The PDB entry is titled "Cryo-EM structure of RIG-I in complex with p1dsRNA".
p1dsRNA with a sequence from Homo sapiens: 23 nucleotides with solved positions.
It was solved by cryo-EM to 3.54 angstrom.
The reconstruction used 624,117 particles.
It was solved together with Antiviral innate immune response receptor RIG-I.
Wang and Pyle published it in Mol.Cell in 2022: "The RIG-I receptor adopts two different conformations for distinguishing host from viral RNA ligands".
Context: bound to proteins that are not shown
RNA sequence: CGACGUACGUCC
RNA sequence: GACGUACGUCG
Numbered sequence: 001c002g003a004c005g006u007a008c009g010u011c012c
Numbered sequence: 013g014a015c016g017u018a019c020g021u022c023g
Stems, first nucleotide, its partner, number of pairs: 001023011
C1' cells in the first nucleotide's frame, strides 16, 4: 500500500 | 442505514 473482523461512539 | 475512532488478521 488495499480487503476484512471485532469493540467502541455518533447521526438519520 | 450512514459515519468516525481503536485493536487485530490476511496479500